Context: bound to proteins that are not shown
RNA sequence: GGGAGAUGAAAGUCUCCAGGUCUCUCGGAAA
RNA sequence: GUUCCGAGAGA
Numbered sequence: 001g002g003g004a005g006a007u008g009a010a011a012g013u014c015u016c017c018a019g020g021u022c023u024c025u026c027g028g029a030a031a
Numbered sequence: 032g033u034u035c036c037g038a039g040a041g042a
Stems, first nucleotide, its partner, number of pairs: 002017006021042010
C1' cells in the first nucleotide's frame, strides 16, 4: 500500500488485473 | 522423443 468493479454510511469485506530466471519431474490433450 | 495446456519440486 496500486488499478477497476461489487456491497456498505463508513471501517471494512469480496472479485478480477498486477507477481523473475532457470532446471528437473508428473499429468491432460494433440500429431 | 515432439507440441500446446495444467501442476509439483528445487536453485
This is an experimental structure of RNA, with 42 nucleotides shown. It comes from the structure "Crystal structure of enterovirus 71 polymerase elongation complex (native form)". It was solved by X-ray diffraction to 1.76 A. The work is reported in "A nucleobase-binding pocket in a viral RNA-dependent RNA polymerase contributes to elongation complex stability" (Shi et al., Nucleic Acids Res., 2020). Crystals were grown from: PEG 4000.